[PDB]
């Protein structure tokens, strides 16, 4: 620096955090020309900051 996720009640999933899109619920009957209301979650989506761990020089 590179490469990775063993441990996991089939396999797939390391740990805080955040975007974006996607789903559910709750709230919203509102008149604009750039975005932007909130919650909930194994969102079997791609991603951004860190970080634990294992392998390789």
């Nucleotide at each position: 620096g590179c490469g990775c996720a063993a441990c996991a009640u089939c396999c797939c999933c390391g740990c805080c955090g955040g975007u974006u899109g996607g789903g559910c619920g709750c709230a919203u009957u509102g008149c604009a020309c750039u975005c932007c209301g909130c919650g909930c979650a194994g969102u079997g989506a791609a991603c951004c900051g860190g970080c634990u761990g294992c392998g390789c020089c």